[PDB]
């Protein structure tokens, strides 16, 4: 250096403003506002499920348990959707941290 370091739901840190509602002006269409119903959402934040792996008994099906470490001090680019994000894509410095593998 290459790989691994897992998914899927719901949730939160947290987004933003189409739908639906509500607020202020307005004859009115509508503009402004807010953030309720809904709607996006973490690698390193939660919880439950799947999955890996091991061991000890198997009626050889499993059946029980265990085990699944770390992501730190910084630091950019680009996309979407109505719009934005700790959501998605790609990058990139340090003698950080703790696992596995060629």
């Nucleotide at each position: 250096g290459g790989a691994a370091g897992u998914g899927u739901a719901c949730c939160u840190a947290g987004g933003g403003a189409u739908c639906c509602a509500c607020c202020u002006c307005g004859a009115g269409a509508g503009a402004g506002g807010a953030a309720g119903g809904a709607c996006c959402a973490a690698g390193c934040g939660g919880u439950a499920c799947a999955g890996g792996c091991c061991u000890a008994c198997u009626u050889c099906g499993g059946u029980a348990g265990g085990u699944u470490a770390c992501a730190c001090c910084g630091u950019g680019g680009g996309g979407a959707u109505a719009a934005a994000a700790g959501a998605c894509c790609c990058g990139u410095g340090g003698c950080a941290a703790g696992u596995u593998u060629c």